The RNA (E-site_tRNA_chain_S4) from Leishmania major strain Friedlin has 19 modelled nucleotides. Among the 73 different proteins in the entry, which are not shown, are Putative ribosomal protein S20, Putative ribosomal protein l35a and 40S ribosomal protein S24. The sample was in a buffer at pH 7.6. It comes from the structure "CRYO-EM STRUCTURE OF LEISHMANIA MAJOR 80S RIBOSOME : snoRNA MUTANT". The 2024 paper behind the entry is "Structural and mechanistic insights into the function of Leishmania ribosome lacking a single pseudouridine modification".
RNA sequence: GCGCGGA
RNA sequence: GUCCGCGCACCA
Numbered sequence: 001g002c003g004c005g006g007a
Numbered sequence: 008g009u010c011c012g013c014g015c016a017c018c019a
Stems, first nucleotide, its partner, number of pairs: 001015007
């Protein structure tokens, strides 16, 4: 750096 | 944008 969630 | 985990990426 890329996707998921959870504050 | 801050943090938390998961699985991935890696030529100054």